[PDB]
Context: one part of a larger RNA, bound to proteins that are not shown
RNA sequence: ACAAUCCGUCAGAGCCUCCUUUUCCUCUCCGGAGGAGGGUGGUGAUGGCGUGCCUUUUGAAGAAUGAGCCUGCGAGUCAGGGACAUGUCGCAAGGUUAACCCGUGUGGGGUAGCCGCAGCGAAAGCGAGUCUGAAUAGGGCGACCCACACGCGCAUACGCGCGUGUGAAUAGUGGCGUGUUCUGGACCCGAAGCGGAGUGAUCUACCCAUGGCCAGGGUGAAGCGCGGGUAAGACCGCGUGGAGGCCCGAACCCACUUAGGUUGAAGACUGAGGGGAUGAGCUGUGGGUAGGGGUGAAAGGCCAAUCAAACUCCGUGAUAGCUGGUUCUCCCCGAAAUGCAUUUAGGUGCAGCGUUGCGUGGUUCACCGCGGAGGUAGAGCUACUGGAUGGCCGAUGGG
RNA sequence: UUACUGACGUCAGCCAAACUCCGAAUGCCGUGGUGUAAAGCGUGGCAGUGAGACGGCGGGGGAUAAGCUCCGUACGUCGAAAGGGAAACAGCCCAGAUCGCCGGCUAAGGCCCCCAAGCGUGUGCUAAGUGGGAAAGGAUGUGCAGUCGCAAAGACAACCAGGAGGUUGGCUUAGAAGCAGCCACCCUUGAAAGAGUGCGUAAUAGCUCACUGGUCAAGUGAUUGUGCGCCGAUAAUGUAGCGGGGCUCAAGCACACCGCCGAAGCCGCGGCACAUCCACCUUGUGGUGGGUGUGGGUAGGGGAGCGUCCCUCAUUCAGCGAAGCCACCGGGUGACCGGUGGUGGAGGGUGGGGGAGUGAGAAUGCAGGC
Numbered sequence: 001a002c003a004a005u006c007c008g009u010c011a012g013a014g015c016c017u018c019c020u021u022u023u024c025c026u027c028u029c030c031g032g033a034g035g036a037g038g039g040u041g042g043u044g045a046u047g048g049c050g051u052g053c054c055u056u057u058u059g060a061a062g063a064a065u066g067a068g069c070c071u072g073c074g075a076g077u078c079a080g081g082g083a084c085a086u087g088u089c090g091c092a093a094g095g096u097u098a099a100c101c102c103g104u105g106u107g108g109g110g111u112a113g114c115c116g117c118a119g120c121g122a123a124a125g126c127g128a129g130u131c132u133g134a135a136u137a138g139g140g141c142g143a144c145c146c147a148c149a150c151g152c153g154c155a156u157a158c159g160c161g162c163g164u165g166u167g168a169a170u171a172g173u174g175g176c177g178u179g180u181u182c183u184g185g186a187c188c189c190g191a192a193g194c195g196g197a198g199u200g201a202u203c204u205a206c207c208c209a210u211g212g213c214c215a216g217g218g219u220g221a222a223g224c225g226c227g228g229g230u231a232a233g234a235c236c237g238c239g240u241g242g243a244g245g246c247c248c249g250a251a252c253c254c255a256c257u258u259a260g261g262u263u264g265a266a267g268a269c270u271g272a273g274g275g276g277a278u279g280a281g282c283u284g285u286g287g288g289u290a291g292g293g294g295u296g297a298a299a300g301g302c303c304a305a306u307c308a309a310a311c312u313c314c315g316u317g318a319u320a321g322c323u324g325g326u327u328c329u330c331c332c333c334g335a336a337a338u339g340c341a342u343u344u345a346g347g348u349g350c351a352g353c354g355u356u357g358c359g360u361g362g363u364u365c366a367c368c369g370c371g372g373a374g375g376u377a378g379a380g381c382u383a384c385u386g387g388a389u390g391g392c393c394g395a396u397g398g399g
Numbered sequence: 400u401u402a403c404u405g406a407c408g409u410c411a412g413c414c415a416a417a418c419u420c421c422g423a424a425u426g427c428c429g430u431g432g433u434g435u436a437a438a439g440c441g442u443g444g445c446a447g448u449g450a451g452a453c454g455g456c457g458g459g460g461g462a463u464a465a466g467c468u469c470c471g472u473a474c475g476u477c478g479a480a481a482g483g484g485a486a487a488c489a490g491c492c493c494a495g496a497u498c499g500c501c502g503g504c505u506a507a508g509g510c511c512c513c514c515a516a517g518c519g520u521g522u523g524c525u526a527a528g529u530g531g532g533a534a535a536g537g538a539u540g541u542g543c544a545g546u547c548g549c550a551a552a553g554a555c556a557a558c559c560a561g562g563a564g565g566u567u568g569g570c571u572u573a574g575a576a577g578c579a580g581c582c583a584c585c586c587u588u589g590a591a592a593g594a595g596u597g598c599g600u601a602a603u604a605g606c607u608c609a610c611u612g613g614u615c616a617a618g619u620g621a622u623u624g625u626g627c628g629c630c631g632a633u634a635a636u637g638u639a640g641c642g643g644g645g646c647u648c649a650a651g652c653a654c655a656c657c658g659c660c661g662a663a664g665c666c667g668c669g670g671c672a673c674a675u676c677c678a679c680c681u682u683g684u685g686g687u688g689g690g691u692g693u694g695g696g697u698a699g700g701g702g703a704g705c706g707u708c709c710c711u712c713a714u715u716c717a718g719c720g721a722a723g724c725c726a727c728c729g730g731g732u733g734a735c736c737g738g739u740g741g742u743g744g745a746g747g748g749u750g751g752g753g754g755a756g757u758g759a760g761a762a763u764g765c766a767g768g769c
Stems, first nucleotide, its partner, number of pairs: 008049004014043003018039005024032002053066001055064001068769006078184003082181010094115003100109003120125001129141004147166005153160001187325002190322001194315006205289009214279001216248003219244001223240006252276003256273004291307001293303003328704005338351005352448002354445007365434008378421001379419002385415003389411004397403001451477004455472006482493003497670004502666003508660003511644003517657001519656006530646001536630002540627010559613001560611002563587001565586001569581001593608001671694010705758001707755010723742008
Other pairs, nucleotide, nucleotide, family: 005007cWS012045tHS013044tHS017040cWW024033tHS032033cHS052067cWW053761tWS054065cWW057059tHS058489tWS074759tWH074762tHS075325tWS075759tHH076326cWS077186tWS092171tWS093116tWS095173tSS096111tWW097112tWH099110tHS103105tSS118127tSS119126cWH121123tHS121124tHS128142tSS133135tHS133137tHS145169cWW146147tHS152161cWW154159cWS155156tWS155157tHS155158tHS168169cSS189323cWW191319tWH192318tWH200291tWH200304tHS201204tWS201289tWH201294cWS205295tSS214250cWS215249tHS220242tSS220243tHS221242tHS222241tHS229234tHS230232tHS251277tHS255256cHS260269cWH261266cWS265269cWS267305cWH290293cSS290303tWS291310tHS292309tHS296299tWS329733cSS333699cWH334698tHS335697tWH336448tSS336479tHH337478tHS355700tSS363438cWH364438cSS373426cWW374425cWW375376cHS375422tWS376423tWH377422tHS380383tWS381384cHS381415tWH384418cWS393407cWW394405tWS394406tHS395404cWH395405tWS396404cWW401403cHS419420cHS436674tWS437692cWS446699cSS447698cSS452490tHS461465tHS477489cSS480495tSS480496tHS481495tHS481663tWS482662cSS483507tSS493506cSS505662tWH507661tHS509516tWS515660cSS524626cSS525527cHS525649tWW526647tWS527647tWW528529cHS529649tWH531645tWW534632tHH535631tHS550617tWS553616tWS553617tHS554616tHS554618tSS559612cWW561590tWS561591tSS562609tHS564586cWW565566cHS565585cWW569582cWW570575tWS573601tSS574575cHS574601cSS576602cHS577599cWW583594tWS589592tHS595596cHS595607cHS596607cWW598606cWW599600cWH599605tWS600602tHS637638cHS637639cHS641644tWH645650tWS649651cHS680682tHS683685tHS696697cHS704734tSS706757cWS717745tWS718745tWS720744tWS720745tHS721744tHS721746tSS722743tHS760761cHS
C1' cells in the first nucleotide's frame, strides 16, 4: 500500500511522550495508576496556497548557463612628502623638513628644498594693475568689504573715496583616516599564438656502411649447336640454355572489402576474404640530416600516441573592447536602455537621468486670469499649383 | 464639305504628404494670483546606464500582413512591483507590501455546485446550448416600431363559368406561328379577354395563366428601421471554441432596483524606523515629550552595525577544568547572543585603543573524504 506531491507553508483531527491544575485509588509520608483539564516535545490523516538556486537577459520554473555531496582553501591589496575631494588634529602669515648626524627605541638635532606670501603679458617689462590698442575707448585676466557712524562735497534720503572704530573676517600648511585616480600583475580566473636559449631521427622520412632472408610449382629470352635453305645468304625447324622491375603461390612486407569491437583483449585491433612475393624487395646491427630547419616516388605527409612551423625552460602573473567568478547585516534614497561624436555600432567620451556635501530658498510643478507665434485635424479650391466626372460653347488636327 | 481629337472658358459635382483664400482642439513661451515639505537652480565627491519590451493614441516602411520594422506621445505598466481579477497567463483591469491581529469597509471582478457571497426582485426577449469564435452573401425565424396597397359596392386563398378574329405579321421557312433564335408595339360581340404568362409540339394543335359573373365572409399583401436568433462553418493523440459539473423550471440577453462577497487598498488597535514641526534638558554633540508626513525596489549612492584573528593598556576567569565540539532551554529589529549540561584537557572573557591573509554557494574553481 485508491493515490498524481519544487516536497514547503497556513489551517487541522488523531496517536505517543514528559510535566502540572481538578476528583479518584486515600493505600497519602507515599506515589500517582487511573478520570478530566491544561501545557512541553515528536509525528501528521485531511483542507487551501504554492513554477528550485545562480548567472545572463526585454523576458527563464524553464527544454538557456553552472552546480553529485561534505570539509578545508579561493578575488579591490600594497608602495609613493604621487593627483583630486573630504573628516579630524597641531601651528598659523607662516607651515614643514629630505638626505644626513647623535641616541638601547618610537627621541633630539638637521633650512637644502617645497607650498603660501600679487598679478598681467609670447616676451622684453610693468605692477594693484596689466595686455591689446592711436585711445585717459571698449574689452580679457587680476585686486578692491560696508549691517554703520562721524568732517569734508554730497541727497529729502540712499552712499560715493579718504582718518578711526560700531571691531566688517580672511589663511595657509603639515600629519593621520576615507572615497576616487596615476604607474606598477593592480579585484580573481582563461586562449590560440610571439620571442630567446636549449633538447630530441631508440617512433617516423630519406641516405651511408656492413650482414641476413625469400617453401614449392610454371613459362621458356638471348646466346650456343644440328639439320633444312641457298652461290652465299636472310630465314626456317629441332635441341640445349635458363633470362625477366615474368606468372601461380606459403614464410615475409602490406592494408582493398566486409563483419565484429567501439567506457574495446587493443589510444587503430581481430575474423574471413585481398595485393606484392628476385625486386624501384624485405629486414638486423651501426651511423647521418634539427625547427622557418630537416626529410618527402608530393598526402602539407612525417620529424617519440600532438605538426600550415616539434618539444622544454625562460620573457611571464603575455594580451583578450570577450566569457566566467567576487564571501556578514540592517536603515534612507533610487535610475537608464535617450542625444551628440566615434576604425563606431555588444566598446567608450561628454550631455541627460541617481545619490551625497555645501550654497540659494519657492525660483519647480499644478489650477485660474491676462499677453503672445502657429498651419496639424477639418475644410476649401473661379484663392494658387496639380489631378479629375458630366453638359454648353467650340481652339486645332480629320476626308 | 468636319457626326472623327475636342483646346480655353463656363455651368454643376469632385480630389491632394511635398496645394492653401482659411483654420481648430491640444501642446509651447511669458506674466499676476492661489496651492503644494521632501520641487527647482549653482558648485564639488561617487556612480550606474547608453541591447529595452508590451499596451493605448498619431504616423512612415511592408501587402496598410506579422508576437514584423522605424519614429512621436509631462502616455501606462514591466524592467526594478509583491497583493486581488482575467482558468493558467512579465507588459491587460484594480491596486503600490514598515511589522503584528483568528477586527471592519471597499476596488476590479463576482454571488446554482466546484468557490466566499443571490437556485435575488420587477418588466420583456431567445430555442440557437445562441449564450460558450469568424466573411461576402442566402433566407415566409421571431418581437416591436412605422410607411403604404386593397377591403362589406365583399380584401387574400380555394371552387364552377368563360378567356379571339383581323394580325396564329418579316427573316429560317418541316420550322416563326413568342414558342431552333430577333423583331410585331392596334381595334373590336365588349359577360369577360394574349397575333401568348410559364413547362411544352420542329411546325399545326392541347396544356394552364394575365381578367371578369355570382357561391362563401374578415382582414390581406408590399415595404422601412430595428432586439434576439438560422445558414455560410471547414483537420489531423482525446471531449478540446463555457475552466469543469451542469443550466432555457436560466444558472442566457436588455433595462430598472435591492443586498452581499471580495486585496498586503482604506479604517481599527499595538510595536519599529526616517524626516519635519512644536516646547523642555548642554534648548542641534545630542537626549525628553507631542503632532504631521513618509517607510516595494535591480544597477548604483549615503549612514550605522554583527562575527573571527593578532597587538597594546586596565581588569577578570581557568587542572575545583580553558579552547574546540555536541545537546537542551531562552534572547535580540538583522548579522547574531546568553544560560545549563555532556565531551575534552590548557587557555579565555570584558572594556579603551591599534592592525587584518576578516566572513563563499556557485568561477565545466583546487585538495581530501564520501

Method: electron microscopy, resolution 2.6 angstrom. The entry became public in 2022. 23S rRNA, nucleotides 614 to 1392 from Mycobacterium tuberculosis: 769 nucleotides with solved positions. It holds a match to the Rfam family "Bacterial large subunit ribosomal RNA". Zhang et al. published it in Cell in 2023: "Discovery of natural-product-derived sequanamycins as potent oral anti-tuberculosis agents". The entry is indexed under unmethylated, Mtb ribosome, drug discovery, SEQ-9, Structural Genomics, TB Structural Genomics Consortium, TBSGC, RIBOSOME-ANTIBIOTIC complex. The PDB entry is titled "Unmethylated Mtb Ribosome 50S with SEQ-9". Among the 48 different proteins in the entry, which are not shown, are 50S ribosomal protein L33, 50S ribosomal protein L24 and 50S ribosomal protein L3.